Overview
Keywords: RNA polymerase, Transcriptional pausing, his pause, NusA, TRANSCRIPTION. An RNA structure, together with DNA, in which 91 nucleotides are resolved. It comes from the structure "CryoEM structure of E.coli RNA polymerase paused elongation complex bound to NusA". Guo et al. published it in Mol. Cell in 2018: "Structural Basis for NusA Stabilized Transcriptional Pausing". The entry has 5 different proteins, among them DNA-directed RNA polymerase subunit alpha, DNA-directed RNA polymerase subunit omega and Transcription termination/antitermination protein NusA. It was solved by cryo-electron microscopy to 3.6 A. The sample was in a buffer at pH 8.
Context: bound to proteins that are not shown
RNA sequence: CCUGAUCAGGCGAUGUGUGCU
DNA sequence: CTCTGAATCTCTTCCAGCACACATCGGTCAGTACGTCCC
DNA sequence: GGGACGTACTGACCG
DNA sequence: CGGAAGAGATTCAGAG
Numbered sequence: 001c002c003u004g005a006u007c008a009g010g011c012g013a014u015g016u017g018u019g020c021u
Numbered sequence: 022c023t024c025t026g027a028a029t030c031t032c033t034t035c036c037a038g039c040a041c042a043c044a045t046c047g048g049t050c051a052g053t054a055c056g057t058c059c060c
Numbered sequence: 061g062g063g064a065c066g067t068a069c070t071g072a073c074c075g
Numbered sequence: 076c077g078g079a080a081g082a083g084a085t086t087c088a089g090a091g
Stems, first nucleotide, its partner, number of pairs: 001010005012046010026087001027085001032081002035078002047074014
C1' cells in the first nucleotide's frame, strides 16, 4: 500500500523471445 | 657456459535504454502402505 | 477371508 | 561468421 472488522491476511531471479525508440 | 629482448600463444571483459509475454523453480533411488487376485 | 507382490507416492540424498 | 589488451611462455643473437 490493498481488503475486513486497535486485530487479521497478502512483497522473485534467470533465460527465451517479440515490439518500441 | 648461458643472459636477455622482441615477437607469438592463451584467457578475460564488454557490447544504449524501455516495456510486455511465457516456462521454471531436483530428479531419483529407496521404503511403505494399502490393494487385488489367488487359493 | 487372509496373504504375498504391484505400484503409486513420499523420505531423503547426491549432482 | 569480434576486437583489444594484458600476463605468462618462448626464442634466440651476440657474445661467451